Method: electron microscopy, resolution 2.9 A. The entry became public in 2021.
The RNA (atRNA synthetic Stop tRNA (76-MER)) from Escherichia coli K-12 has 76 modelled nucleotides.
Lineage of the source: Bacteria > Gammaproteobacteria > Enterobacteriaceae > Escherichia > Escherichia coli.
Rfam match: tRNA. Rfam's curators write: Transfer RNA (tRNA) molecules are approximately 80 nucleotides in length. Clan: tRNA clan. The family's RNA type in Rfam is transfer RNA.
The work is reported in "Harnessing evolutionarily flexibility in tRNAs to maximize nonsense suppression activities" (Albers et al., Nat Commun, 2021).
Among the 50 different proteins in the entry, which are not shown, are 50S ribosomal protein L9, 50S ribosomal protein L30 and 50S ribosomal protein L6.
It comes from the structure "E. coli 70S containing suppressor tRNA in the A-site stabilized by a Negamycin analogue and P-site tRNA-nascent chain".

RNA sequence: GGGGUGGUGGCUCAGAAGGGAGAGCAGCGGCCUUCAGAGCCGCGAGACGGGGGUUCGAUUCCCCUCCGCUCCACCA
Numbered sequence: 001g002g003g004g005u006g007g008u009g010g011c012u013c014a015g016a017a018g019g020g021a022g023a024g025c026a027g028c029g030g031c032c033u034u035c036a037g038a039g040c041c042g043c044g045a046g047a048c049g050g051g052g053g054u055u056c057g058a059u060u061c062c063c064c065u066c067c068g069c070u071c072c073a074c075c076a
Base pairs, nucleotide, nucleotide: 001072002071004069005068006067007066010025011024012023013022019056027043028042029041030040031039050064051063052062053061
Other pairs, nucleotide, nucleotide, family: 003070cWS009010cHS009023tHH010046cHS015048tWW016017cSS018055tWS018057tWS026044cWW049065cWW054058tWH055057tHS058061tHS
C1' cells in the first nucleotide's frame, strides 16, 4: 500500500445460506436440607456490530464507518 475472512445478550456457546434465533452462567422463587453448597423444577427479561440500499419482507444480499484477525506488492 492492497487482498480475504468474520463481528449475536452483561459472560460463554448453538442454528444458517431470505419466511421469522435455542440455551447454560447470572436474577426473583418453589422442592429438598438442621440451615447452606450442590442438584432439580418454575417464572421473567435480555443481542443477529452502528448508517444506508434491493426485497412483499434482510441476521443472511449490496455499500459507508468501525474492530479484528489472516496473506502479497512496493523493496530486501
The entry also models magnesium ions.
The entry is indexed under Cryo-EM, 70S, P-site tRNA, E-site tRNA, Erythromycin, N6-(3aminopropyl)-negamycin, Antibiotics, RIBOSOME.